The RNA (16S ribosomal RNA, nucleotides 3 to 917) from Acinetobacter baumannii has 888 modelled nucleotides.

Context: one part of a larger RNA, bound to proteins that are not shown
């Protein structure tokens, strides 16, 4: 001292025209998926479906300075 | 013979947090803005205290049921576990006179 | 025994945290309109930490609904996100807040707090163990498995940091977290070399066969070493704790315990071969995808022959295909590039910003009116809308702006701006609203006239058609494009006389009239509606429009009872015709008419909703007024 | 007979408006108030539900599916 700055159109109905009116296209976006291709890094993100069923391990303990008992290493 | 150490029990505190999900929910939800009639461990201040008793129950020991899980019985136990009694600045109920109600010890050094 | 702590008890008020209450917002659906009986209120009692039908007994009857009650489909909600010029529209992954849930349905206990994800009890399914008696279990925690699916990761490390629980501490726990793995899933960054180099080599492709093009591209010569590889160093993420001396306290006390300093060493990093730095080597380890007819940047050949195929739309392809397939060339992006899916956009294609309705889709058939919307002029007041200020609040993050750290950028981060809202309070009164008072230009009322197929009822007239009776009279009539069916010798048709009956009202008659519209036509009476027009008086905004709702509403049709001349759906016959379920002809029943009801539709049209004000003229006509 | 003024009903036409045709004080002009209605063509003013009706039917009123037009005015 800033905290604002912002808006494009095309094709397609007809022998041609203007209009109306739908359809379609060019942008941005994504927790995407798929095809072909693939060097690295930094940051993020990663069951959107079956709140379907769950093998296995781990996710909540600690205090002997609350209290009896115990147990045993060294002495 | 003991001192250090460890811990199944009982008793504290924690486990109501943190973590997951979006099924239910169209309003006891959520958002915004306001309110009373409320509680609130741990934390901070501030006061008044912490006096004295008792009966138990696990563990433990002994036996027993059951395949197990889990239990039972008989005795024995300590405590900051439990329950009386006493004493209350304030607290509660009052009909405003009065009435009522707690707690527990442990550790370190002299 | 004294002192310290750490506890325990009873209170208070602060914090935190939670419960309760109010208002306002929060998706559709009316092809969901009525709902509620502890329901709405009161009282006594009970119950809660706490207000309360929270519960109860009695009493009273209420309460909620078209400003959408009840029912019903869908759905966690917000900060935000994407898109958009905005206004909007879609959305609610990751991060933060709130809620709900924990295998399904109930219940409570214990606690300061739970009706408790890894607690209990009871019911259920399902799985598992069993010696048949009984027992056990709950990944929507982190990994992982099967399944489903288009599709989504490791059965990793450490508590070093930040937290959390316990403990006096030491320390222990922590799939929170911090890190690591996997995946182009996204964003951002870098690389895959850099100069020179014409004989414009060779090869490919096109070619007019000379050339053109690939193309400075390549070779060739000269350099460079990012990142990856290999070697050396190497922060920071660690503040601290432990020992060593003291000061301050508390207190018999310099003990003990708290705090505070000072230097002296021990320690203490999962990540981690960390980032980073510095050396070595060698162009060495590193480019693809889509497209090329138009939209839309970029074109030729060969193969093919409406085939094979392409395709977002238009469309291409049937023998020179810039559109198919391949090649050469080229364009666009680039560790990516395409396709599918989805949302906004373009789409002013739901139009608030910001559209329409004579003929393109779109004015209800026409009125009347309920809720509602909107309403003349003057004045006083109020201050609800509206405007301005102040004060709370509008979490952080995100977005935006300055600037700060990562080699840059993504990314991280300081401060603002914003959050356009809501609340409270103060002020201003032009406009809108309220209230009071007025006014008369809108609206209405009274009194004289006028025009009128306005309506309803009941009479009546004349013409004509049909039929009947009679007279005259005799052979056709009728009908068509031509005919025929038909009617006639039982006497038709023509003409005259009398009668019966029903329906409609020539002329006038008129882009004439009246009516809300539909509509309304001889003449007369009776009952009745509106309009026009002149003055004077009166009321004093009494208005406009109206969703729902109601009234009327052609013809055809329908019901009940009449009537029935003409016309005439259906139907019959004759024609025509290829046929003729038609058009033409001869007949003909419903219907057309009346009474009383229904129906509720029309090109119900000016294809033009109602009301108001304003904006050049000219020429008609209808009903009035005024003047010459 | 003429001039004017009102309430209707007609023919032209300036401005303006309109895609054009046209409208043009009886606006389709300029504005305001309230209401009704439209949102491509077809399927379809149809089905289903409902209300009403003696019935014929009316009214309210979709979707699947399908096409890339259908339409107005003028040349």
């Nucleotide at each position: 001292u800033a905290a604002c700055u912002g808006a494009a159109g095309a094709g397609u109905u007809u022998g041609a025209u203007c209009a109306u009116g739908g359809c379609u296209c060019a942008g941005a976006u994504u927790g995407a998926a798929c095809g072909c291709u693939g060097g690295c890094g930094g940051c993020a993100g990663g069951c959107u479906u079956a709140a379907c069923a769950c093998a296995u391990g781990c996710a909540a303990g600690u205090c002997g300075a609350g209290c009896g008992g115990g147990g045993g290493a060294a002495g | 013979c003991g001192g250090a150490c460890c811990u199944a029990g009982c008793g504290g505190c924690g486990g109501a947090c943190g973590g997951g999900u979006g099924a239910g929910u169209a309003a006891u939800g959520c958002u915004u803005a306001g309110g009373a009639a409320u509680c609130u461990g741990c934390c901070u201040a501030u006061u008044a205290g912490u006096g004295g008793g008792g009966g138990a129950c696990a563990a433990c020991a002994u036996c027993u049921c059951g395949a197990a899980a889990g239990g039972g019985a008989u005795g024995c136990u300590a405590a900051u576990a439990c329950c009386g009694c006493a004493u209350a600045c304030g607290u509660c109920c009052u009909a405003c006179g009065g009435g009522a109600g707690a707690a527990a010890g442990c550790a370190g050094g002299g | 025994c004294c002192u310290u702590g750490c506890g325990c008890u009873a209170a208070u008020a602060g914090a935190u945290g939670a419960g309760c209450c109010u208002a306002a917002g929060u998706c559709g659906g009316a092809u969901u309109a009525g709902c509620u009986a502890g329901u709405u209120g009161g009282u006594g009692g009970g119950g809660u930490a706490a207000a309360g039908g929270c519960c109860u007994a009695c009493c009273a009857a209420g309460g909620c609904g078209a400003c959408g009650a009840u029912c019903u489909g869908u759905a966690g909600c917000g900060g935000g996100u994407c898109u958009g010029a905005g206004a909007g529209g879609a959305u609610g992954a990751u991060c933060c807040g709130c809620c709900a849930c924990a295998c399904u349905g109930g219940g409570a206990c214990u606690g300061a707090g739970a009706c408790a994800c890894g607690g209990c009890c009871c019911a259920g399914a399902c799985u598992c163990c069993u010696a048949c008696g009984g027992g056990a279990g709950g990944c929507a925690g982190c990994a992982g498995u099967g399944g489903g699916g288009a599709a989504u990761a490791u059965u990793g490390g450490a508590c070093a940091a930040u937290g959390g629980g316990g403990g006096g501490a030491a320390c222990c726990c922590u799939g929170a977290u911090c890190c690591a793995g996997c995946c182009a899933u996204g964003c951002c960054g870098c690389g895959u070399g850099u100069g020179u180099g014409a004989a414009g080599a060779a090869g490919g492709c096109c070619u007019u066969a000379u050339g053109g093009u690939u193309g400075u591209a390549a070779a060739g010569c000269a350099c460079u070493u990012u990142a990856a590889g290999c070697g050396a160093g190497g922060a920071g993420g660690a503040g601290g704790c432990u020992a060593c001396u003291u000061u301050a306290g508390u207190u018999a006390a310099u003990a003990c315990c708290u705090a505070g300093a000072g230097a002296u060493a021990g320690u203490g990093g999962a990540c981690g071969u960390u980032a980073c730095u510095c050396g070595c080597a060698g162009a060495a380890u590193a480019a693809g995808c889509a497209c090329c007819g138009g939209c839309u940047a970029a074109c030729u050949c060969u193969g093919u022959g409406c085939c094979a195929g392409c395709a977002g739309c238009c469309g291409c392809g049937g023998u020179a295909a810039u559109a198919c397939a391949g090649a050469g060339g080229g364009u666009g992006c680039g560790a990516g590039c395409g396709u599918u899916a989805a949302u906004c956009g373009g789409a002013u294609u739901u139009a608030c910003u910001g559209g329409g309705c004579g003929u393109a889709a779109a004015g209800c058939g026409u009125g009347c009116g309920u809720a509602g919307g909107c309403g003349g002029c003057u004045u006083a007041u109020u201050a609800a809308g509206u405007c301005g200020g102040a004060u709370g609040u509008g979490a952080a993050a995100u977005c935006c702006c300055c600037g700060a750290g990562c080699u840059u950028a993504a990314c991280u981060u300081g401060g603002g701006a914003a959050u356009u809202g809501c609340a409270u309070u103060c002020g201003a009164u032009a406009c809108u609203g309220g209230u009071g008072a007025g006014c008369u230009a809108g609206a209405g009322u009274a009194u004289g006239g006028g025009a009128g197929a306005g309506g309803a009822u009941g009479g009546u007239a004349g013409a004509a058609u049909u039929c009947c009776a009679g007279g005259u009279g005799u052979a056709g009539c009728g009908g068509u494009g031509a005919a025929a069916u038909g009617c006639g010798u039982a006497g038709a048709g023509a003409u005259c006389u009398g009668g019966a009956g029903g329906a409609a009202u020539a002329c006038c008659g008129a882009u004439g009239g009246c009516g809300a519209a539909g509509g309304c036509a001889g003449c007369c009476a009776u009952c009745u509606g509106g309009c026009c027009u002149a003055a004077u008086a009166c009321u004093g905004a009494c208005g406009c429009u109206g969703a729902g709702g109601u009234a009327c509403g052609a013809a055809a049709g329908c019901a009940u009872g009449g009537g029935g001349a003409g016309c005439a759906a259906a139907c019959a016959g004759g024609a025509u015709u290829a046929g003729a379920u038609a058009c033409c002809c001869u007949g003909g029943u419903a219907g057309u008419c009346c009474a009383u009801g229904c129906c509720g539709u029309a090109a119900a049209c000016g294809a033009u909703g109602u009301c108001u004000a304003c904006u050049a003229g000219c020429c008609g006509u209808u009903g009035g007024g005024g003047c010459c | 007979g003429g001039c004017u003024u009102u309430a209707g009903u007609g023919g032209c036409g300036c401005a303006g408006c309109u895609a054009a045709c046209g409208c043009g004080a009886u606006a389709a002009g300029u504005a305001g108030a309230c209401c009704g209605c439209c949102u491509g063509g077809g399927g379809a003013g149809u089905a289903c539900g409902g209300u009403c009706g003696c019935a014929a039917g009316a009214c309210u009123a979709a979707a699947a599916c399908u096409c890339a037009a259908a339409u107005g005015a003028a040349u």
The entry also models magnesium ions. The entry has 13 different proteins, among them 30S ribosomal protein S20, 30S ribosomal protein S17 and 30S ribosomal protein S16. The 2020 paper behind the entry is "Structure of the 70S Ribosome from the Human Pathogen Acinetobacter baumannii in Complex with Clinically Relevant Antibiotics". It holds a match to the Rfam family "Bacterial small subunit ribosomal RNA". The family is grouped with related families in Rfam's "SSU clan". The family has 99 seed sequences and 42,628 matches in Rfam 15.1. The literature on the family includes a 2001 paper in Science by Yusupov et al., "Crystal structure of the ribosome at 5.5 A resolution". It was solved by electron microscopy to 2.7 angstrom. It comes from the structure "Acinetobacter baumannii ribosome-tigecycline complex - 30S subunit body".